[PDB]
Context: one part of a larger RNA, bound to proteins that are not shown
RNA sequence: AACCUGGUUGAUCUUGCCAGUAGUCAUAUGCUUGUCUCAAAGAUUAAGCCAUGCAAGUGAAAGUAUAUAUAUAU
RNA sequence: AUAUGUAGAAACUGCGAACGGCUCAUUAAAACAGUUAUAGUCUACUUGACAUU
RNA sequence: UAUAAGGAUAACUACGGAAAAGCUGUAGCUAAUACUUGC
RNA sequence: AUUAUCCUU
RNA sequence: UUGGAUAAGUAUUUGUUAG
RNA sequence: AAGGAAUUAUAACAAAGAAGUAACACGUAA
RNA sequence: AGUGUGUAUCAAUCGAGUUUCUGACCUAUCAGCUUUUGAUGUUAGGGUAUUGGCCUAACAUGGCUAUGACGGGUAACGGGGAAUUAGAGUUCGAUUCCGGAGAGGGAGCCUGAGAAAUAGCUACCACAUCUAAGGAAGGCAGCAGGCGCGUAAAUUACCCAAUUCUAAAGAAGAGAGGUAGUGACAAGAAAUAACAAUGCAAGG
RNA sequence: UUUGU
RNA sequence: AUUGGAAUGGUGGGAAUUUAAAACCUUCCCAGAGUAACAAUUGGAGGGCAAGUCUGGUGCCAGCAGCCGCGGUAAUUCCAGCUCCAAUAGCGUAUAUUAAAAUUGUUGCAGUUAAAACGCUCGUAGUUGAAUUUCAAAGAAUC
RNA sequence: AUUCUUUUUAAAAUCC
RNA sequence: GAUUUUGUUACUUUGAGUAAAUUAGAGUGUUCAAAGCAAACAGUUAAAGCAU
RNA sequence: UGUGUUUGAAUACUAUAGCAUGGAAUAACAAAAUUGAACAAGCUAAAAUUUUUUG
RNA sequence: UUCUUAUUUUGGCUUAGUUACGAUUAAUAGGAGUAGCUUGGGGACAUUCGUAUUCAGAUGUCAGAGGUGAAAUUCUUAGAUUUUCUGGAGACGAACAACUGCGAAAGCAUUUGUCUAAAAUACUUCCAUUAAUCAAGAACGAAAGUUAAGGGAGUGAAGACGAUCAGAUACCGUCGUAAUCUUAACCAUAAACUAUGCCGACUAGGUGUUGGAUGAA
RNA sequence: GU
RNA sequence: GCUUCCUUCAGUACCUUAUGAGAAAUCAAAGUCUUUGGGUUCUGGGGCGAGUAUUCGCGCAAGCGAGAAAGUUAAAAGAAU
Numbered sequence: 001a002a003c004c005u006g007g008u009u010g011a012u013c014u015u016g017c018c019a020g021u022a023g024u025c026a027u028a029u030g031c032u033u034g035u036c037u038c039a040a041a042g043a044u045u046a047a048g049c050c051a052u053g054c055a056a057g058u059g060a061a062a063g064u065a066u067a068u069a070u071a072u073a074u
Numbered sequence: 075a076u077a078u079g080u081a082g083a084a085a086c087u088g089c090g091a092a093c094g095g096c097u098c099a100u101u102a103a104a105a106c107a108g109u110u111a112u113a114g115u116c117u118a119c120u121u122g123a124c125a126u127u
Numbered sequence: 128u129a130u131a132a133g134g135a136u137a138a139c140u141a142c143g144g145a146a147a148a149g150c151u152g153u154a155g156c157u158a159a160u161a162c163u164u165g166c
Numbered sequence: 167a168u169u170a171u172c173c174u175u
Numbered sequence: 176u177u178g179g180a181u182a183a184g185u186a187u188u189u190g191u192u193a194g
Numbered sequence: 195a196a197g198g199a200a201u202u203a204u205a206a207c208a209a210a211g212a213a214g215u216a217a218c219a220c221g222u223a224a
Numbered sequence: 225a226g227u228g229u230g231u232a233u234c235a236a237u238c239g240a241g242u243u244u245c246u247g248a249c250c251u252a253u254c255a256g257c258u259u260u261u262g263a264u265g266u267u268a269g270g271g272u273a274u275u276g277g278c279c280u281a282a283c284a285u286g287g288c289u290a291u292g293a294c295g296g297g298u299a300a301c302g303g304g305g306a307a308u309u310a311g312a313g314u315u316c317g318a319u320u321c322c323g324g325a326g327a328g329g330g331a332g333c334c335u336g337a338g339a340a341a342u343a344g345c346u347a348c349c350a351c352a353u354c355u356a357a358g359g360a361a362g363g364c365a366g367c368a369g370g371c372g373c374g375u376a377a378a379u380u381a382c383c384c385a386a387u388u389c390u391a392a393a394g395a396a397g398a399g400a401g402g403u404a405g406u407g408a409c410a411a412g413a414a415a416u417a418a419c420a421a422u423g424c425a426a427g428g
Numbered sequence: 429u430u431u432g433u
Numbered sequence: 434a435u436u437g438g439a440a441u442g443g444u445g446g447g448a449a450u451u452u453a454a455a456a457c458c459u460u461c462c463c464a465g466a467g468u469a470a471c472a473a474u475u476g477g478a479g480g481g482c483a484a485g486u487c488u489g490g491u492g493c494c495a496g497c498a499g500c501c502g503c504g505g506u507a508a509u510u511c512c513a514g515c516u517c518c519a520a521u522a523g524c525g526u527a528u529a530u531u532a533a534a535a536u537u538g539u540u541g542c543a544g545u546u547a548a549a550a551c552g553c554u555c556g557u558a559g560u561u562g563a564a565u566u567u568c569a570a571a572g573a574a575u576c
Numbered sequence: 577a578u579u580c581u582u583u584u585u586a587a588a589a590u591c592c
Numbered sequence: 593g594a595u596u597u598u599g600u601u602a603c604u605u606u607g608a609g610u611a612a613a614u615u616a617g618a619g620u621g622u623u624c625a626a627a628g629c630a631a632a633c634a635g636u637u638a639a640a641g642c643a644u
Numbered sequence: 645u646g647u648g649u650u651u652g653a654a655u656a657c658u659a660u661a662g663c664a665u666g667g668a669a670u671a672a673c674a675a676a677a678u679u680g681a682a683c684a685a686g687c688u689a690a691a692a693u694u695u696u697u698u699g
Numbered sequence: 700u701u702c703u704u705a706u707u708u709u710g711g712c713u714u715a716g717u718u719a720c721g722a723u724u725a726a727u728a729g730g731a732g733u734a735g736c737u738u739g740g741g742g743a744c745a746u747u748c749g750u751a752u753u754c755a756g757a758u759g760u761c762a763g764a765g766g767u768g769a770a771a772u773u774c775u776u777a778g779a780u781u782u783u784c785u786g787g788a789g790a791c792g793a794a795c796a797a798c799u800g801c802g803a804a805a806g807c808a809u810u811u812g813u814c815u816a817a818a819a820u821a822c823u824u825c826c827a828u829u830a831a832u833c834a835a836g837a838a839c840g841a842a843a844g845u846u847a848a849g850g851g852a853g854u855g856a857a858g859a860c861g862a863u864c865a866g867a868u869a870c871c872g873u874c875g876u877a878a879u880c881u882u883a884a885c886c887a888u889a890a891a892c893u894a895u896g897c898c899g900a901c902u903a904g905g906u907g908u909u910g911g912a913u914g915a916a
Numbered sequence: 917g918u
Numbered sequence: 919g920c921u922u923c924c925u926u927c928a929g930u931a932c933c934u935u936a937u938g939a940g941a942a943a944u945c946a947a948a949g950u951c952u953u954u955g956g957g958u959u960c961u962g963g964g965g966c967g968a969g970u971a972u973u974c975g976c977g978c979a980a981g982c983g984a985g986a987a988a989g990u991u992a993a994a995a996g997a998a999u
Stems, first nucleotide, its partner, number of pairs: 004020004010999001012997003021532004026528006035413003041406001042373001048371003052368003057089002063086002068081006087392001096326003106247003111242002115240002120236004128217001132163002139155002142152003168183004173179001187210007195202001216229001218228003249297003256288003263285008301323003305316004328349002331346003351362001353360002379404001381403003387400001388398003419437003424432003442471001444464006474520005479501002485515001487514004496503002535954001542962003545943002550959001552839001554837002559832003563724002569584004574579001587598002599673004603667002606664002615656002619629002631650003641647002679721002681718003685714001688711001690709003694705001728829001729826003732822003737818002741815005748792002752788006763774002800807002844885006853879002858874004896958003900950002903934010914923005938945002964991003973984004
Other pairs, nucleotide, nucleotide, family: 006480cSS008015tWH008994cWH009011tHS011998cWW014547tWS015548tHS015994tWW016993tHS017992tWS020482tHS032408tWH032522tWS037626tWS038410tWW039409tHS040407tHS044376tWS045373cWS045374cWS045377tHH046372tSS047097cHS051369tHS051380tWW054399tHS056090tWS058391tSS059063cWH059086cWH061220cSS062227tWS063159cSS064158cSS065083tHS067082tHS074076cWW084138cSS085137cSS086159tWS088391tWS092336tHS092338cWS095327cWW099325tWS101104cSS102298tWH104248tWH106302tSS108661tWS109244cWW110243cWW113197tWS114242tWS115273cSS117238cWS118238tHS119237cWS124232cWS125214tSS126213tWW126214tWS127213tWH129165tWS129166cWS134161cWW135159tWH136158tWH137157tWH138156tWW145147tHS146356tHS160229tWS164217tWH172179cWW173178cWW175177tWW184185cHS184211tWS185212tWH186211tHS194203tWS222225cWW252293tWH253972cWW254294cWW255289tWS255292tHS256293tSS259263cHS262265cWH262283tWH263286tWS264286cSS266277cWH277282tWH304317tHS304612cWS304613tWS311541cWH312539cWS312540cWS321611cWS326365tSS330347cWH334341tWH335339tWH336338tHS341344tHS342345tHS350363cWW355358tWS364367cHS364368cWH366399cSS367399cSS368380cSS374376tHS374377tHS378405cWS382453tWS383385cHS384400tWH385402tWS386401tWS403454tWS403455tWS408522tWS412625cSS413624cWS416473cWH418438cWW422434cWW423433cWW427429cWS439467tHH441466tWH450458cWS452454tHS452455tHS473521tWS477484tWS481499cWH482499tWW483518cSS491494cWS491508tWH493505cSS495504tHS495508tWW498501tHS502510tWS537963tWH538963tWH543549tWS548962cSS553803cSS553838cWW556835tHS557834tWH558833tHS573580tWW575578cWW605665cWW608662cWW617654tHS622626tWH628630cSS629652tSS630651tWW634639cWS635638cHS638639cWH644645cWW659660cHS677722tWS686713cWW687712cWW689710cWW694706cWW695704cWW698702tWS725827tWS726828tWH728827tHS735819cWW739816cWW740799cWW746810cWW747809cWW750790cWW751789cWW758782cWW759781cWW761762cHS761778tWS761779tHS762775tWS762778tHS763779tSS766771tHS767769tHS769862cWS770861cWS771861cSS771872tWS797808tWW802805tHS804839tWS819910tSS820911tSS840887tWS840891cWS841888tWH843886tWS844979cWS845978cWS855877tHS856876tWW857875tHS862870cWH863867tWS864866tHS867869cHS885978cHS886980tWS895948cWH902947tWW913924cWW918920cWW935946tWH940942tHS940943tHS941996tSS944948tWS947949cHS964993tWS967968cHS967988tHS968987tHH969970cHS969985tWS970986tWH971985tHS977979tHS977980tHS
C1' cells in the first nucleotide's frame, strides 16, 4: 500500500476453480495472562416460562385538621 | 380559660402515573427517511392578551 | 343572604362477616379550591 | 352592578 | 370639556348579507 | 386587514346557545 | 399595592392525528389481480377532533399491472450509521439517537388534555398461584435473579451525590440514571531490565 | 587499540 | 561469560486524596529484585511462508496435512528433545463477511476451439438514433 | 514571448 | 440620440432548509495515546488592566 | 476605592427526490401548409371619460 | 329619497390593400418508383423428356447364375444368368457441375408455360427520418417420427436366414416389414456449423470469379 | 482486333 | 455490325502481410481493447450430479420449451512442444 502465491503437465502457455493471505464496533471457543486507562455484555435459539424483592409518587406561604403535640401576655 | 401560632398520622381533594425503561414478534409502498399540507384537525402543564343573557 | 348561600361524604366512633385478598355491610357526625346554587 | 354608541359641539 | 338620547350572549350551530 | 388562492379576520340582520366572568387560600413595596 | 389556585375565548408553546412527492431485499417453477363481503368514482347522509368508502343508501363500471400488479420468501423493524474500501462497489445495521410496534395471544372498554394503557379494567384461549373446596388472585420483551434453550451473554450489590423527570415543586421519590461487582467483547498506553571490568571473537 | 560476548 | 553496585516498578502497610459512602486512579512515607524463581505464551520450522537434509522412536501403522503432499528403516512434514522462526500479553481454531475477485465486470469480464451467439427471419414493449437555425472584431494586465 | 480581463453585432415592446 | 425583457424540460452552477452521536476536519501536551471539550495567562504572595 | 482577564466548543457532509437560482454547450418536446399569419384602413358589439332628463 | 340618454379614445367580429408574408438539406440512412434480347438450380402449380431399375409378354441359346477375403443362404432344364424387342410402374434427374448461382435459414439442378417474389445495377424520379436491435409475441424450419388416404420400383431401422468369430444378437452376404415418394395435417429438433448474433465507421496489396453500368481497342 |  | 481491356458498384472465394490481435491453433476480422465506452439483443461463471427430479405450457404420441437441490469432487477443459 491501486500487491498476489501453491495446485491440472514429461515439460509449456491458457482458461478455470480449489487452497493460501489480510481486515471485521463479528460471534463462539482453546491455550495463556504481570500493570493502568477505557467498557460491550441473554439480540441470534424460546415476543419461551417465571419463585422473591424493588421499579411512581407527591405537601417547607398559599384546598380540607378539636387524631394529636408544642410555645408565647393572660 | 382567652388570641396567636408552630407542626402534624389518617383521609377527602389536586397533579402525575399516557413520561421513562425494555424488546424487535409483527411489518415489503406498510413502517421509515428527505420533502410538503393541515385553506381538513385536537392539544394538559407553561406564556401573553383579557369576559357575556 | 352578598359584612358571603345548600346537603353529603371520607377520615373517625360502635357492632360485624369471610380460610384468604390493596374485600368490605350497617348506624352517627363533620369539612373543603370535592359537589351544587347565586349578588 | 355596568359598559358601549347619537347628536347640539 | 359638557346634557340629554339609544343598545346590551363567549365559544358553537342554522339562514340571509357586506367583506 | 391578510393570504397564493377565502365560504378568511371581521361586520349587519333573524334564530338557538354551551361554558364562564372568584360565595377560594397565603402575604411584597422603607 | 403582591402571590397562589381556578375560570371563557384568542394567540404562543410542548406535541399529536391525518397528508403531498420521491426512495427498499430475493422470487415469474407467482400473469393477470380487485370488484356479491367497498373494489374505483359520483351524489346525499352518518360518524369523527378533522378530511376521507371511514361507514350507510342509491348510482356508474371503474382501479392496478411485464416500468412486475396480485402472490410467495425474508434466519426483514426503518433510518442516523458499521465493516471493507484507490475509484466503483459488496456486506451489515436486534443494539447509545430518532421514528414505529408490543407487553403470553386476541378482542373490548373506563378515566383522562393525552391510552384502545396493560407494575388500568373486562372477557375468551394457553399457562399458572392460594384455598378450609365455598371462592380469591396473575402477567419480568422494567432492574436484579431463576429454569429452559442453547456455541452463545454479569450482582437477587450501593445511592439519588451528578443528569433529568414527577408533585401540593429546595427539603420527597425515581432498579430512570449514576457508582461499584463479574467481565482477555472490543480499544489505548505499557513491565519481564539498564549499566562498568577483565576472558573470547571480529577490527587497527 | 573499535563492536558483540 | 564472570563478577557488582545503582535504578525502578509489581507486592504488602499507612496516609493525603477521591467518593453519597466505599473502591479505583494519582501523590507521599516504610519495607520491599540476582537464577531480578517477581521464571511469556501461542503456533510453526518441505513449498505457498519466516524458520533444521539436527538427534531418538514409529515404519503405509500411528498419525500430520487449509492445498500440493509426508509416512513401507536416513521421515528436513508423524511422536518427542535441542535449536530456530513468527507475533507477542497475547496467540490459535470454527463459522460468517469484505478485499483478494477485472472469478458478477457501470467503471470492468468472457462467448471459433476453454462455459457461453437463440436454427432462421419478422416484430411490440425497451434501448439507441444523420446533418441543419447567431458568427467575430477590438481594448488593459503575468510571461 | 504567450496567457488572462472587458465592450458591441439582427428584430419586437421600455425610457427624448 | 440614449436609457432594457424576449420558449419548456433534462442537465449543469450557485444558494436556502439541513438534529446530534458517528465521519472528515480546526483548536487544545488527558504525563503520551485511545480520549474529552476543554482550557490559557501575572501573581513566597502584588503590578497592571477598568470604576467612580 | 474594588472588580480577575482572555477565550473555545468551528467548518464540511446530511439523498438521487422536493424549493430557489446563473446558463451560451449537449439532448429531447413544443410550435411549423391538401395552407397559417402580421400590419394598416373602414365596419360591428362592450369598457373608460364627460354631459345630462328629472322628484 | 328615485326612472332617460348621448357624445369622444381603447380591448374584441366582418370587410380591400401592404409585408423580404410564411415550407432547411436531400445522409455512400431508409422506403417507394422507373429501365434493361437484367441475373439467378428463389417459390408454387401444370407440363415434358431421359437412361437405369423392376414387373409382364415375347425372343435365341443352354449349365450354370448371384455373392464373397473365401464361402454359404438364394435363383436355376418348369430355361436361371445372358441377347433383343414391346408395354407398364415408381423413384431419381449423372456427365455439364465449379473453394460457381439463388434463398432468412432449413434448402433449391430434366423441358416448357403461367403465377409470384427478391437482389444488384442505372437514374438530375418521389417521400423526407419514415431508422438499428429487439423480452413477449409470430412465420418458416433437414432428417427421423406420428395421423389419414394413395403409391410402393430401388434402398431398407425391425425381423429371418447364411457366414466370420471363443462368442457375434455386429461389421460381410441373401431376403425383407415400417420408412423413404405424393396429398392433407402434426411434430419444432440436428456438428440446424463459417461451432463466429445484427446494424454502422475505419484500416492493405494481389489473384480470381458472378451480376450490372462506364470508356476505349 | 474483328 | 461483333469479341477483349479500363474504371466502378454489389456479391463471392483465395494468397501474402502485419511495430494489429490472440494462450496458441490461427484471424482482413477473431483488428482499430488496461491508450479499456458507436448502437443493440442473446448466452456463460470449476467438474460430476444433470438437461436429472419436480412443476407448468405445448404435443395424438415420441417428446419439446422453461428447469433445480442434496450429495460428491481437485481438477475437468483449450492450444501447442
Molecule: 18S ribosomal RNA, nucleotides 1 to 1245
Organism: Plasmodium falciparum 3D7